The RNA (18S RNA, nucleotides 1140 to 1790) from Toxoplasma gondii has 632 modelled nucleotides. An Rfam search finds the family "Eukaryotic small subunit ribosomal RNA" in it. Its Rfam clan is "SSU clan". The reconstruction used 108,162 particles. The entry has 33 different proteins, among them Ribosomal protein uS5, Ribosomal protein uS13 and Ribosomal protein uS17. The entry is indexed under Toxoplasma gondii ribosome, rRNA, rprotein, RIBOSOME. The structure was determined by electron microscopy at 3.35 A resolution and released in 2017. It comes from the structure "Small subunit of Toxoplasma gondii ribosome". Li et al. published it in Cell Res. in 2017: "Cryo-EM structures of the 80S ribosomes from human parasites Trichomonas vaginalis and Toxoplasma gondii".
Context: one part of a larger RNA, bound to proteins that are not shown
C1' cells in the first nucleotide's frame, strides 16, 4: 500500500435469495470429456472463466494418428562427370 | 548426365516404382561438399495480433499547491441525490483528461411533408356466378384509364422535457403518486467500451514469429486402405416421453426473418 | 442453384416444358401450437418409438462400423424423476413452428426470426459474490495464506549416570632417608726441642 | 749419625651430636584430561503421521503471576495488564 476477517456503517443483482414459473439431475436416445480398449483409437481446454467448445454435424478429401507406396516440386554456389 | 513407356516379371494399383531384357530423353538434371526450402512438429513459461475473464461493476490517472524524513497522501469528502466519481453542497485545495453520460443502430405514433407499371387502393368500363331485388352481395379483369398515398416502401421530419396537478427534501439535487398521451424504469433492447493486470488460451487461422527439431530411409508432399464413430463404467449441454387441457382421422383459415446462376 | 406448371408413381422420387440475377419468379413461402366435427377410454392402451429383420429411392468417383428418406413389421425402459443444482419480471417465461450458418449428402447443435400467451416479485441483505468507507493483521506465492506441538526415521554437540569408576600432575602433615657445612673424639705418619744410645 | 722412650705442633682414614636436606613412599585434598549400560534435552535433514493453537472478536478475545489436570499443542481456577475487539451517555 493492498489481500483477506466467521469486525462495524453503507450501497449494489434473478449470472444471489424472496412470492414464484419451467426445468436439468431419474428413462431411453443424441452429442463433449474422462478413462478402459487399439496397428491408430490425433490433439488442445479441466471451478464460475474446461466438457453441442477449436465455427469440431470427420466415410475418402479435411488430416494432424496408423500400416504401406510415390515424388524432390532440395533454390543458388564451389566440382567431378558428360 | 537425367526423362517418357508397351506386354510379361512384382506389387491392391492400367504408380515403369523397382524390374529379366532393349527402344527412347537430349544438358532442364544428376553426384558430392556446403547452404538453403518446408511443416497441424516442439515451446502460447521467448512473444505478436486477437478473444475471454477479472467487471456490468463505476472505476482510473498526472500538473501545480497543502501534509509527511520518507513509502505514500491529499484532490478522488461529513452529508443528501443517481442506473452512474451523476449531481447540489462541504473544502489545503484550484483546474483538468479517460472511464460514465452524450452518441450510433433498431423498435413504438403521425389520415401530415415528398413519391412508387419491380408495393397497392379507389375509380370509371366489361366478364362469370347466383339472384334476377335494382348497381342486390361474391370472385375476376387490362401501359384499361382519369386523378389518389390510409395500409406498402422509405428519404426528410415532428413527438417527451419527467410537460401539468398533488405529496416529499437545507424544498438545492432530485424522488414518489395520479391525470393527459402512441410513449413517462435514461420510452423499450442492443453495439461501442477506460486504467491496471492474469506466467487465462490460441506457435493447429496467418507469409506474425525468435530459438530448437529434422530435411530424402522424411516429421515437408501425396496415392490406396482404415482411424478420430472403437465399449465392463463416472461426468456435462440437449431432444423425445410418461397421456384424455390428451393422442388419432378428417375438415377450417393465418405469421416474419432470410436465401438461390 | 431456389423451384413454380404438366403427365408417371402408395411413398421417396423422377420425368419433359418453364420464371428468376430477383419488392419482378420460386412465394401472398397457404408454418405448427390453434380451431370444428368423429371414433378411443384409462389399460403401459391406440401415451412411448427405443431396440431388431426385410425392402425402394436418393447424394457421390465410393455408402461395409449400416450419410439419409421412405413402406412393411419388430412394442423395451418410463406412472413426474433421489441427494444436490441452472434459468428467468412483459410481448418476458414456456411451448410451437420456419429461416439461414457449415453442406455432395446429413441437425436432436448454434445464430437469427416470428405466433399462442401466462402465474408472481415492484422489495431485500439470509445464502452465494460485488463495490466505498473506518478498523484488525504475525498474510504480500496475499486464507487454497501464514504456523505451533506430540510421536517416527538418520546425524551431529553437549548435559546426568551406579560403577566405593580411569590415568597424569600439583602440596599438606608423616615415615624412612643420600650427600654435606659445623662438631665430638680420634690419631695411618710427616718434625720441633729433650735425654737415652752405636763411635 | 743409627736406633731406646717422654714432651708437643701439622693432620688421613674412622667417629659422635646437630643442622642444611635431595629422593622415594603412604594417606587426603585439589585442578586437568577420560571410559559408560541406561536416561533425557537441543539443533539440523527433506518430504512422513495425528490433529488446530497463535495471526480477522483466527471462530471460547490475547498476554502475565501461580496452582492443578490432559496424546500434542494445550485446558480449567483466582488475582492481574492492555501490548484490546471500548480514550464516550443519570
Nucleotide at each position: 500500500u493492498g489481500a483477506c476477517g466467521g469486525a462495524a456503517g453503507g450501497g449494489c443483482a434473478c449470472c444471489a435469495c424472496c412470492a414464484g414459473g419451467c426445468g436439468u439431475g431419474g428413462a431411453g436416445c443424441c452429442u463433449g470429456c474422462g478413462g478402459c480398449u487399439u496397428a491408430a483409437u490425433u490433439u488442445g481446454a479441466c471451478u464460475c472463466a474446461a466438457c453441442a467448445c477449436g465455427g469440431g454435424g470427420a466415410a475418402a478429401c479435411u488430416c494432424a494418428c496408423c500400416a504401406g507406396g510415390u515424388c524432390c516440386a532440395g533454390a543458388c554456389a564451389u566440382a567431378g562427370g558428360a | 548426365a537425367u526423362u517418357g513407356a508397351c506386354a510379361g516379371a512384382u506389387u491392391g494399383a492400367u504408380a515403369g516404382c523397382u524390374c529379366u531384357u532393349u527402344c527412347u530423353u537430349g544438358a532442364u538434371u544428376c553426384u558430392a561438399u556446403g547452404g538453403g526450402u518446408g511443416g497441424u512438429g516442439g515451446u502460447g513459461c521467448a512473444u505478436g495480433g486477437c478473444c475471454g475473464u477479472u467487471c456490468u461493476u463505476a472505476g482510473u490517472u498526472g500538473g501545480u499547491g497543502g501534509a509527511g524524513u520518507g513509502a505514500u497522501u491529499u484532490g478522488u469528502c461529513u452529508g443528501g441525490u443517481u442506473a452512474a466519481u451523476u449531481c447540489c453542497g462541504u473544502u489545503a485545495a484550484c483546474g483538468a483528461a479517460c472511464g460514465a453520460g452524450a452518441c450510433c443502430u433498431u423498435a413504438a405514433c403521425c389520415u401530415g411533408c415528398u413519391a412508387a407499371a419491380u408495393a397497392g387502393g379507389a375509380u370509371c368500363a366489361g366478364g362469370a356466378a347466383c339472384u334476377u331485388c335494382g348497381u342486390g352481395u361474391u370472385c375476376u379483369u387490362g401501359u384499361a384509364u382519369c386523378a389518389c398515398u390510409u395500409c406498402u416502401u422509405a428519404g426528410a421530419g415532428g413527438g417527451a422535457c419527467u410537460u401539468u396537478g398533488c405529496g416529499u427534501g437545507u424544498c438545492u439535487a432530485a424522488c414518489g403518486c395520479a391525470a393527459g398521451g402512441a410513449a413517462g424504469u435514461u420510452u423499450g433492447a442492443g453495439g461501442c467500451a477506460a486504467u491496471a493486470a492474469c506466467a487465462g488460451g490460441u506457435c493447429u487461422g496467418u507469409g506474425a514469429u525468435g530459438c530448437c527439431c529434422u530435411u530424402a530411409g522424411a516429421u515437408g508432399u501425396u496415392c490406396u486402405g482404415g482411424g478420430c464413430u472403437g465399449c465392463a463404467c463416472g461426468c456435462g449441454c440437449g431432444c423425445u416421453a410418461c397421456a384424455c387441457u390428451g393422442a388419432u382421422g378428417c375438415a377450417u383459415c393465418c405469421a416474419a426473418c432470410g436465401a438461390g446462376u | 442453384c431456389c423451384u413454380u406448371g404438366g403427365c408417371c408413381g402408395a411413398u421417396a422420387g423422377g420425368u419433359c416444358u418453364a420464371g428468376g440475377u430477383a419488392a419482378u419468379c420460386u412465394u401472398g413461402u397457404g408454418a405448427g401450437u390453434a380451431u370444428g366435427c368423429a371414433u378411443c377410454g384409462u389399460g403401459a392402451u391406440g401415451g412411448g418409438g427405443a431396440u431388431a429383420g426385410a425392402u425402394u429411392a436418393u447424394u457421390g468417383c465410393a455408402a461395409u462400423u449400416a450419410u439419409u428418406a421412405a413402406u412393411c413389421u419388430u412394442c423395451a425402459a418410463c406412472g413426474a424423476g433421489g441427494a444436490a443444482u441452472g434459468c428467468c419480471u412483459a410481448g418476458u417465461a414456456g411451448g410451437c413452428g420456419c429461416a439461414a450458418g457449415u453442406c455432395a449428402g446429413c441437425a436432436c447443435g448454434u445464430u437469427g426470426c416470428g405466433c399462442c400467451g401466462a402465474u408472481u416479485a415492484c422489495g431485500u441483505c439470509c445464502c452465494u459474490g460485488c463495490c466505498c468507507u473506518u478498523u484488525g493483521u504475525a498474510c504480500a506465492c496475499a486464507c487454497c495464506g501464514c504456523c505451533c506441538g506430540u510421536c517416527g526415521c538418520u546425524c551431529c554437540u553437549a548435559c546426568c549416570g551406579a560403577u566405593u569408576g580411569a590415568g597424569u600432575g600439583u602440596u599438606c602433615c608423616g615415615g624412612u632417608g643420600a650427600a654435606u657445612u659445623a662438631u665430638u673424639c680420634g690419631g695411618a705418619c710427616c718434625g720441633u726441642u729433650u735425654u737415652g744410645u752405636g763411635g | 749419625c743409627c736406633c731406646g722412650a717422654a714432651a708437643u705442633g701439622g693432620g688421613a682414614a674412622g667417629u659422635u651430636u646437630u643442622g642444611u636436606g635431595a629422593a622415594c613412599c603412604u594417606u587426603a585434598a585439589c585442578a586437568c584430561u577420560u571410559a559408560g549400560a541406561g536416561g533425557a534435552a537441543g539443533g539440523a535433514g527433506a518430504a512422513g503421521u495425528c490433529g488446530u493453537a497463535a495471526c480477522a472478536a483466527g471462530g471460547u478475545u490475547u498476554c502475565c503471576g501461580u496452582a492443578g489436570g490432559u496424546g500434542a499443542a494445550c485446558c480449567u481456577g483466582c488475582g492481574g495488564a492492555a501490548g484490546g475487539a471500548u480514550c464516550a451517555u443519570u